The depositors describe the entry as "Crystallization of the Thermotoga maritima lysine riboswitch bound to L-4-oxalysine". An RNA: 174 nucleotides with solved positions. Sample source: In vitro transcribed RNA from the Thermotoga maritima MSB8 asd gene. Crystallisation conditions: 18% PEG 4000, 0.1M Sodium Citrate, 20% isopropanol, pH 5.7, VAPOR DIFFUSION, HANGING DROP, temperature 293K. The structure was determined by X-ray crystallography at 2.5 angstroms resolution and released in 2008. It holds a match to the Rfam family "Lysine riboswitch aptamer". From the family's description: Riboswitches are metabolite binding domains within certain messenger RNAs that serve as precision sensors for their corresponding targets. Allosteric rearrangement of mRNA structure is mediated by ligand binding, and this results in modulation of gene expression. This family includes riboswitches that sense lysine in a number of genes involved in lysine metabolism, including lysC. On this family, see Rodionov et al., Nucleic Acids Res 2003: "Regulation of lysine biosynthesis and transport genes in bacteria: yet another RNA riboswitch?". The 2008 paper behind the entry is "Structural insights into amino acid binding and gene control by a lysine riboswitch".
RNA sequence: GGCCGACGGAGGCGCGCCCGAGAUGAGUAGGCUGUCCCAUCAGGGGAGGAAUCGGGGACGGCUGAAAGGCGAGGGCGCCGAAGGGUGCAGAGUUCCUCCCGCUCUGCAUGCCUGGGGGUAUGGGGAAUACCCAUACCACUGUCACGGAGGUCUCUCCGUGGAGAGCCGUCGGUC
Numbered sequence: 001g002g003c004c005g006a007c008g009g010a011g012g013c014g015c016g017c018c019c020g021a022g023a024u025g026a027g028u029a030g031g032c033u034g035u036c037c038c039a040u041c042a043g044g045g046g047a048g049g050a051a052u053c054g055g056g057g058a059c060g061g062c063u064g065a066a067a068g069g070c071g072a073g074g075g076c077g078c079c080g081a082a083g084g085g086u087g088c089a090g091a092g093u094u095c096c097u098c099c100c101g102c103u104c105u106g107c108a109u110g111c112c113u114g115g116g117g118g119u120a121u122g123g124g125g126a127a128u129a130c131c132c133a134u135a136c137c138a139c140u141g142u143c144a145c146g147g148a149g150g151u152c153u154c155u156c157c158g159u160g161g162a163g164a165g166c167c168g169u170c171g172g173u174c
Stems, first nucleotide, its partner, number of pairs: 001174009012079001014078006022070001030063009041054001044100006082113003085109009114140002117137008142161008
């Protein structure tokens, strides 16, 4: 010095989980109801059914929520923190059943991402918020490579890689 393993660390709007008056949700869904409409019709897409004394729709009247998501800061756990994709499973989504999609949840998985941001496109959401993805743009941390200053190891310019990294303290092993 290579390889394997353990322990300790650092990026900075760093990450995640919880609390929270209140706002938003929304004069919305829903309940009762008037007139008219569809004329065999019920949901996000599709398949098959029950009910016809059924069902759906438009425009009104009377009434009228909640859940998710946000939330001043704070607490707790942390630095693949965590997030997403994909697979498997559960729950929700129509009046019923099946498939698919979507939402929430658990498990697996180096498939992807070092980090945060700005812009754009798209997805989740009632949404402007908030969340998620990808692209571009610089920024940042890190090491590598090239270089200037300095000279005992620091500053700075440029280029590039990815956290499976980097800096450190060790143990094992070629």
It is bound to O-(2-aminoethyl)-L-serine (OLZ).